[PDB]
Context: one part of a larger RNA, bound to proteins that are not shown
Molecule: 25S ribosomal RNA, nucleotides 1156 to 1878
Organism: Trichomonas vaginalis
RNA sequence: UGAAGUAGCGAUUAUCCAGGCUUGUAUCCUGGGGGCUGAUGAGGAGUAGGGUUUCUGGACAACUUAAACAGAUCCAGAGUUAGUCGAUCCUAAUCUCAAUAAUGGGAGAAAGGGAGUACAGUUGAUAUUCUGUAACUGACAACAGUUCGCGGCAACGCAUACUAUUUUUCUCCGCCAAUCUUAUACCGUUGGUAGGGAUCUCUUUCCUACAUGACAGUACUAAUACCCAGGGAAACUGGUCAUCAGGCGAACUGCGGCGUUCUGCUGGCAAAACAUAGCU
RNA sequence: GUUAUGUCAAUGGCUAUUGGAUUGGUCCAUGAAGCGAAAAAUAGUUUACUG
RNA sequence: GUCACUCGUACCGAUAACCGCAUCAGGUCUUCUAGGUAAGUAGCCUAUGGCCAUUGAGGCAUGAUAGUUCAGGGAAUUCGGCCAAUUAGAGCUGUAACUUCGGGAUAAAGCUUGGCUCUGAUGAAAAUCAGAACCGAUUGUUACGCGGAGAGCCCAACUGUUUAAUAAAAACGUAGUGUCGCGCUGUGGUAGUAUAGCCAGUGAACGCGACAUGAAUCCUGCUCAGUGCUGUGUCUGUUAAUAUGGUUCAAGCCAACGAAGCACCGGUAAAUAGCUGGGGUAACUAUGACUCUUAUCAAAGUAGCGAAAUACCUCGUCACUUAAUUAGUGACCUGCAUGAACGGAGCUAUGAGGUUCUCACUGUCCCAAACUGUCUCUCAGCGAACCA
Numbered sequence: 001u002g003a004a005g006u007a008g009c010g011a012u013u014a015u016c017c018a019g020g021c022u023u024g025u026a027u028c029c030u031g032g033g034g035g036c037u038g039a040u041g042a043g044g045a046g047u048a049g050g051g052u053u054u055c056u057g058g059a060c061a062a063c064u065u066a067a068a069c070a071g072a073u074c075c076a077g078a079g080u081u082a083g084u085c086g087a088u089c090c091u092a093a094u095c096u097c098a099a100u101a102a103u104g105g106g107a108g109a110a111a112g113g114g115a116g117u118a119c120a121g122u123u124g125a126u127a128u129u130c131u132g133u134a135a136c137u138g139a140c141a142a143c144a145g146u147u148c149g150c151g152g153c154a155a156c157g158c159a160u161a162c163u164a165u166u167u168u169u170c171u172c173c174g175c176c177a178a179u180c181u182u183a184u185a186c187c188g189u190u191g192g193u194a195g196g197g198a199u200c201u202c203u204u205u206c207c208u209a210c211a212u213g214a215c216a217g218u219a220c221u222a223a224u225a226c227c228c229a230g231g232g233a234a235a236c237u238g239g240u241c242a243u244c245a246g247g248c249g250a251a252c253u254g255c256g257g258c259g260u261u262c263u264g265c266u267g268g269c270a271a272a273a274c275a276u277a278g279c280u
Numbered sequence: 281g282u283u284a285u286g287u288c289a290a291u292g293g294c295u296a297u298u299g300g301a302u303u304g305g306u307c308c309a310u311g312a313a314g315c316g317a318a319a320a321a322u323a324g325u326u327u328a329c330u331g
Numbered sequence: 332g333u334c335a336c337u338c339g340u341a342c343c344g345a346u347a348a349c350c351g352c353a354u355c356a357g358g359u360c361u362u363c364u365a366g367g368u369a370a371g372u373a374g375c376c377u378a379u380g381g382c383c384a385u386u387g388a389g390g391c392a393u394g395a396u397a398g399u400u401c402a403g404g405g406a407a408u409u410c411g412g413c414c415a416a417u418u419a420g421a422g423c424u425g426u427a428a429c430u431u432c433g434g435g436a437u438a439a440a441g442c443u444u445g446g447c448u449c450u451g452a453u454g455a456a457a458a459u460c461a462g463a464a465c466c467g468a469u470u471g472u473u474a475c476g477c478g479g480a481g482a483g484c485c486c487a488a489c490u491g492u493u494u495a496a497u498a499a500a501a502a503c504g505u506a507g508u509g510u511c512g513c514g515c516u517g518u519g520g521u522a523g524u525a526u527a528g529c530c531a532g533u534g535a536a537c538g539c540g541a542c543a544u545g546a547a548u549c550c551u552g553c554u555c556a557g558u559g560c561u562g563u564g565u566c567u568g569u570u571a572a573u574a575u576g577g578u579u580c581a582a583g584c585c586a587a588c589g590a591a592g593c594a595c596c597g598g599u600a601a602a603u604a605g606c607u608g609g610g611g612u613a614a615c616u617a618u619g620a621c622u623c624u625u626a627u628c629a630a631a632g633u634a635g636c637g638a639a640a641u642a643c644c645u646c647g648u649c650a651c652u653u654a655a656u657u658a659g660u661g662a663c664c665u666g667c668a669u670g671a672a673c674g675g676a677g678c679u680a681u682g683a684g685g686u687u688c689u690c691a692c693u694g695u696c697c698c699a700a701a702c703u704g705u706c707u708c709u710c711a712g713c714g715a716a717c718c719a
Base pairs, nucleotide, nucleotide: 001719002718008713009712015033016032017031018030019029020028034383035382036381037380043363044362045361046360049343050342054078055077056076057075058074059073063071064070084135085339086338087337089113090112094107095106096105097104117134118133119132120131121130138334139333140332144330145329146328150157151156161325162324163323164322165321166320167319168318169317170316174306175305176304177303178302179301180300181299183297184296185295186293187292191288192210193209194208195207196206215267216266219263223260226257227256228254229253230252236246237245238244273287274286275285276284277283278282279281307311349358350357365377366376367375368374386711387710388709389708394706395705396704397703398702399701400700403697404696407695412692420444421443422442423441424440429434431546445466446465448463449462450461451460452459453458479690480689481688482687483686484685485684486682487681491503492502507544508543509542510541511540512539513538518531519530520529548676549675550674552606553605554604557603558602559599560598561597562596564595568593569592576585577584578583608624609623610622611621635669636666647663648662649661650660651659
Other pairs, nucleotide, nucleotide, family: 003717tHS004716tHH005006cHS005714tHS006715tWH007714tHS010356tHS012384tHS013035cSS014034tSS022024tHS025069tHS026386tWS027066tWW038377tHS038378tHS039364tSS039378tWH041379tWW046344tHS048344tHS048345cWW052080tWW055124cSS060062cHS060063tHS060071tWH062073cWS071354cWS072347tHS078125tWS082340tWH083116tSS084116tSS086110cSS090314cSS091109tWH091313cSS093108tHS112312cWS113314tWS117128tSS118213cSS122127tWH134214tWS137335cWH142331cWW143331cWW147327cWW149158cWW152154tHS153229cWS154228cSS155256tSS171315tHS172314tHH178241cWS182298cWW188291cWS188457cSS189290cWW190289cWW212269tWS212270tWH213268tHS213269tHH214268tHS217265cWW222261cWH225258cWW231251tHS232249tSS232250tHS233246tWS233247tWS233249tHS240242tHS242303tWS294456tWS307309cSS309311cSS342348tWS343348cSS345358tWH345359tWH351355tWS369371tHS369373tHS374475cSS393707cWW401699cWW402698tWW405693tHS405695tHS406412tHS406413cWH406693tWH408695cWS409411tHS412414tHS418478tHS425439tHS426438tHS427436tHH428435tHS430433tWS431433cHS434679tSS447464cWW454456tHS472477cWW487678tWH488680tWS489505tHS493494cWS493500tWH494499tWH506545tHS508601tWS514535tSS515535tWS517532cWW521528cWW522527tWS522528cWS523525tWS544672cSS550671tWS551672cWH554629cSS555599tWW555602tWH565594tWW565595cWW570590tWH571589tHS574587cWW575586cWW605630tSS608625cWW613618tWH619621tWS632633cHS632670tWS633671tWH634670tHS635675tSS637664tWS638645cWH638647tWW642644tWS652658tWS653655tHS671674cSS678680cHS694698cWS
């Protein structure tokens, strides 16, 4: 080459109408219908991997099963800001050197261990990294002012050093089940005020909004754990959703002690942020 | 560019998730290490603390 | 009061940015998780957020494929009820044989379920449960989602694992049972020239390693001849280098000696294995309690089971099952070629396991038919390959 302008152009919700830009759009953008996805979402974000695919501008020879001014394509520029997030530091399974005058050294985790940050704003692309505001942690310096140990029967409280040895604790740990409770979300009874949607009729209606960070403080309310003082228990008493607890000291009383949670009241803090109304 | 008002008052969850508290059960299964930090005791040397 | 070094920081994270030669319906770790219905992180519908990912214009016969529905019959189809249909949620009744007494069990089989207006009980509680009216197409787990059930037999006990890409099973596994080896200078391995040190071993017989059977219940007969393995087993026979002894001028030659192993003698079958054939014979015939004889250098199939997942002849013979059965179930036994940890008999429970029947229900069938979605048909644009 024929086969052949033939086989075929799949899978994924669904497209329609008027405008804009153009030689040229159902496709690129705007507006309005009609739909889909229907919180393990073609939503918002990350490991591993990719490596500029991100962002703006211009471009359509090719590619993105037709078209194309579009694009993760092509071309030219631009972009990744940290004491607090990670790496760095420690070791695990495990690997590798050295010494034996030795008793180890080094590697090994971007999900383990691990000191310390939050909000608001800003860019065409960066933000716990930048700016503003408010914290916090570590190391190295001098220097100013306080101070040379006391309270409670007790549980414990309050202003006290450094080197070394040993001992102990935190770091610190399986899985499963139940009860109680902050925070966040959601649904609620009670009202309310701001804006917007709806209306032939009905609906004092419907929707959106009603918010406060890390951090620092000290009230009394009230919890459960554990401990202390008094108390001194069978006619056994107290207690859980459940098992239970007690002379190795229960009930019970203290405006006990202490830890962890809780409610209220503040600081941060309205100066910010958000929603209405009006003026530039 | 900026001035106004406003973001209020009351009080439930038999709903869920998360953090924490109080416990129980289970094992011929008993569930990391190290760096680091603090404490205590016994010696010795001492003034220390806050900003 | 001062200072805080170094390196990462964009974007995707599958939906076209990763791995599959590619903008591939495949594959790949995690995070924040709204309302209603409902037991719900199910299915179905919708705010916030994100989207129209997908060639167009026109036809609609036939056919392919994915779907609703089908008078009367109801498995007659077929290797086979393959497929689909029926069943279904909840509340109140009610639940058999058999059993390892836990199960079976949601056994099976009945009924009720809506809407609206109320009443009462329990809580703190705005929730949830019970009861009665009245209403109309007797219908109501309205869509969505949700077991068809029963009666036999076989195998494996069970949850579990497996041939990535034709086999998920009866195979593997397991608990339970049993046998063997070894007290650390040891045992079962490995490792390789360095007198390296590694695994069980951070160990010690209630342990470590090596096998076989495969939950429970009932029960596991006889045989050590061969082949293994083995000795509180050596007394002899066979046997290598070496050493000792003889002999030659030497090489050499001839002796004798003698370990382990074999032979010989004991042990061992929950080591490997093995375990019958044929005549006569009871008062009708029939069968053979009884009796005789043979098997290998051992003993002669015990108990169960038995035309079985084993039985060639064989579609065995006789019942049940059916109108009709080479299938299924239960008996008999001349078991071609059953048989006890080569494990034998068993089926309560479990099974995407194998197989037979009954009830329910169905387009599997008599016997096809109609309708619906996307393609096949035509046009525009684009536009391959097999094979020759």